The depositors describe the entry as "Cryo-EM structure of SaCas9-AcrIIA15 CTD-sgRNA complex". sgRNA of SaCas9 from Staphylococcus aureus: 86 nucleotides with solved positions. NCBI's taxonomy places the organism under Bacteria, Bacillati, Bacillota, Staphylococcaceae, Staphylococcus. The entry is indexed under II-A type anti-CRISPR protein, VIRAL PROTEIN. Deng et al. published it in Nat Commun in 2024: "An anti-CRISPR that represses its own transcription while blocking Cas9-target DNA binding". Protein in the same entry: CRISPR-associated endonuclease Cas9 and AcrIIA15. Released in 2024, the model rests on cryo-EM data to a resolution of 3.31 A.
Context: bound to proteins that are not shown
This record gives sequence, structure tokens and C1' cells, in this order.
RNA sequence: UUUCUAUUUACGUUUUAGUACUCUGGAAACAGAAUCUACUAAAACAAGGCAAAAUGCCGUGUUUAUCUCGUCAAC
RNA sequence: GUUGGCGAGAU
Repeated sequence: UUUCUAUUUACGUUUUAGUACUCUGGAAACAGAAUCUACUAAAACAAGGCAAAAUGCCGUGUUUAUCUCGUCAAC
Repeated sequence: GUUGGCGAGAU
């Protein structure tokens, strides 16, 4: 001179499902409707590619003209 | 087969 790595927590963007909300039919049980606003679980979180019950693993960084010869390697 | 990697050139 201060890079390169390492493990982990809470969040967070999103959909579905449920409970509240809003509404209508309606005495409503409920039936729906709307999927809007809050929570809550579960799932996905760069496209994907390996692997095979593993305290599992890669994917946004460095290195880069192109064409060619042959050499060798992956193929 | 195309990519490497190697080298050696060229453009």
C1' cells in the first nucleotide's frame, strides 16, 4: 500500500394459499364477487448447469483483436 | 468437429 476470500443473520422484490378488509345477493347461513390494502405460511429470487440423501456444488470478477499456419489438448 | 492450449507467421 488494503486487495483477494470465508461463514451467518434479519430483512427485501414476487406469486400462490389462508385469515382479515371492500361489496353485492341477502334475514343471511353463507354464496359469491373484487384481488385492492395489511399480516401469515409455503415456494421462486439473476437464464440455467451438475450432482445424488451429501455439516452438498458451480452461475454478474479478473485476464480478450481477427485471421492464420502447423503442434497438442479438450473434443 | 469446433474450441483450447501451444508455438510460428500474416493482416